[PDB]
RNA sequence: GGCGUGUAGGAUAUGCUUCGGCAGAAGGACACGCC
Ligand code: FMN
Repeated sequence: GGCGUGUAGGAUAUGCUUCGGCAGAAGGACACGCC
RNA backbone atom coordinates (compact mmCIF):
# COMPACT_ATOMS: atom_id res chain seq x y z
C1' G A 1 0.00 0.00 0.00
C1' G A 2 -6.09 -2.75 -1.77
C1' C A 3 -8.77 -1.15 3.05
C1' G A 4 -6.72 1.31 7.95
C1' U A 5 -2.43 2.78 11.68
C1' G A 6 2.63 1.86 12.33
C1' U A 7 8.00 2.33 8.50
C1' A A 8 11.07 2.18 4.80
C1' G A 9 11.68 3.69 -0.10
C1' G A 10 12.83 8.72 -5.21
C1' A A 11 15.26 14.32 -10.59
C1' U A 12 8.87 7.89 -11.15
C1' A A 13 5.05 12.14 -12.65
C1' U A 14 5.08 17.02 -11.74
C1' G A 15 7.61 21.92 -9.63
C1' C A 16 12.16 25.62 -9.11
C1' U A 17 16.25 25.22 -12.33
C1' U A 18 23.38 26.50 -13.86
C1' C A 19 18.99 20.79 -16.42
C1' G A 20 24.13 20.42 -12.71
C1' G A 21 21.72 19.87 -8.37
C1' C A 22 17.59 20.50 -4.84
C1' A A 23 12.42 19.38 -3.96
C1' G A 24 8.53 15.90 -4.21
C1' A A 25 3.40 13.28 -5.07
C1' A A 26 -1.09 10.44 -6.56
C1' G A 27 -0.43 5.72 -6.37
C1' G A 28 2.43 1.17 -5.32
C1' A A 29 5.71 -2.48 -1.44
C1' C A 30 7.30 -4.48 4.29
C1' A A 31 4.91 -5.65 9.63
C1' C A 32 0.14 -5.99 12.34
C1' G A 33 -4.71 -9.13 9.57
C1' C A 34 -3.99 -11.43 4.27
C1' C A 35 0.18 -11.09 0.67
N1 FMN B 1 7.12 6.82 -6.49
C1 FMN B 1 5.93 7.13 -7.11
O1 FMN B 1 5.66 6.73 -8.24
N2 FMN B 1 5.04 7.94 -6.37
C2 FMN B 1 5.24 8.46 -5.07
O2 FMN B 1 4.37 9.16 -4.53
C3 FMN B 1 6.53 8.09 -4.48
N3 FMN B 1 6.81 8.55 -3.21
C4 FMN B 1 8.07 8.35 -2.74
C5 FMN B 1 8.42 8.97 -1.55
C6 FMN B 1 9.66 8.83 -1.02
C7 FMN B 1 9.98 9.52 0.27
C8 FMN B 1 10.59 8.06 -1.65
C9 FMN B 1 11.95 7.90 -1.06
C10 FMN B 1 10.29 7.43 -2.81
C11 FMN B 1 9.03 7.55 -3.40
N4 FMN B 1 8.66 6.92 -4.61
C12 FMN B 1 7.44 7.26 -5.23
C13 FMN B 1 9.24 5.56 -4.91
C14 FMN B 1 10.55 5.53 -5.75
O3 FMN B 1 11.31 4.37 -5.44
C15 FMN B 1 10.31 5.68 -7.27
O4 FMN B 1 11.52 6.02 -7.93
C16 FMN B 1 9.62 4.50 -7.99
O5 FMN B 1 8.91 5.00 -9.11
C17 FMN B 1 10.63 3.43 -8.48
O6 FMN B 1 10.01 2.18 -8.74
P1 FMN B 1 9.43 1.79 -10.16
O7 FMN B 1 9.56 2.92 -11.11
O8 FMN B 1 9.92 0.45 -10.58
O9 FMN B 1 7.87 1.63 -9.91

An RNA: 35 nucleotides with solved positions. Fan et al. published it in J.Mol.Biol. in 1996: "Molecular recognition in the FMN-RNA aptamer complex". The structure was determined by solution-state NMR and released in 1996. The depositors describe the entry as "SOLUTION STRUCTURE OF FMN-RNA APTAMER COMPLEX, NMR, 5 STRUCTURES". Keywords: FMN-RNA COMPLEX, FMN-ADENINE PAIRING, FMN INTERCALATION, BASE TRIPLE PLATFORM, BASE PAIR MISMATCHES, RNA.